Shown are 69 nucleotides from a PDB entry: RNA (RNA aptamer (69-MER)). The entry also models potassium ions. Primary citation: Fernandez-Millan et al., RNA (2017), "Crystal structure and fluorescence properties of the iSpinach aptamer in complex with DFHBI". Crystallisation conditions: 40 mM NaCl, 40 mM Sodium cacodylate pH 7.0, 32% MPD, 12 mM Spermine. The depositors describe the entry as "iSpinach aptamer". The structure was determined by X-ray crystallography at 2 angstrom resolution and released in 2017.
RNA sequence: GGGAGUACGGUGAGGGUCGGGUCCAGUAGGUACGCCUACUGUUGAGUAGAGUGUGGGCUCCGUACUCCC
Numbered sequence: 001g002g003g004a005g006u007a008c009g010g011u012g013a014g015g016g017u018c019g020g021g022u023c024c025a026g027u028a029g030g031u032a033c034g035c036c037u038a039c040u041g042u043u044g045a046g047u048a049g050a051g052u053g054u055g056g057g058c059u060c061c062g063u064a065c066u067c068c069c
Base pairs, nucleotide, nucleotide: 002068003067004066005065006064007063008062009061010060012058018055022045023044024041025040026039027038028037029036030035
Other pairs, nucleotide, nucleotide, family: 001069cWW011059cWW013057cWW014056tWW015019cWH015049cWH016020cWH016046cWH018047tHH019053cWH020051cWH031034tWS042045cWH046051cWH047054tWS049053cWH050051cSS051053cWH053054cWS054055cHS
């Protein structure tokens, strides 16, 4: 040089079968009338975030360690 793994950076893509949060609708309660709670629903909701996480993971490139011929 050519490969493997790990780490970091950058990048690319993705929406709910990768998640969390928030929100919404229906139903039922509650209310000091400001709204609150429970249940149900993703054939409810933006992969440009609308987040005071666009979080995990994944793609591709580059580094740097290891290891391999």